[PDB]
Context: bound to proteins that are not shown
RNA sequence: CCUUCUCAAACA
RNA sequence: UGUUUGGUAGUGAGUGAUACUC
RNA sequence: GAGUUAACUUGAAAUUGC
RNA sequence: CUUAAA
Numbered sequence: 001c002c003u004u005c006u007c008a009a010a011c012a
Numbered sequence: 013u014g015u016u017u018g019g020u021a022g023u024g025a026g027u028g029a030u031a032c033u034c
Numbered sequence: 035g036a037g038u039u040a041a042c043u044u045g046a047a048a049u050u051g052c
Numbered sequence: 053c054u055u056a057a058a
Stems, first nucleotide, its partner, number of pairs: 008017005023047001024044004031038003
């Protein structure tokens, strides 16, 4: 003796 | 439901072949 | 003296690159 | 940052 970018625009 | 673009910087140590760019 | 390029090892391993 | 304080 902590706990990790777990997403966006534009066209049809 | 399709198409395009953008988003990712890593435990350390060691072995190694082979070519490329200043 | 700078940047890349097939792939293999390891208990979260470890004794000093001015 | 200190009531994740005695």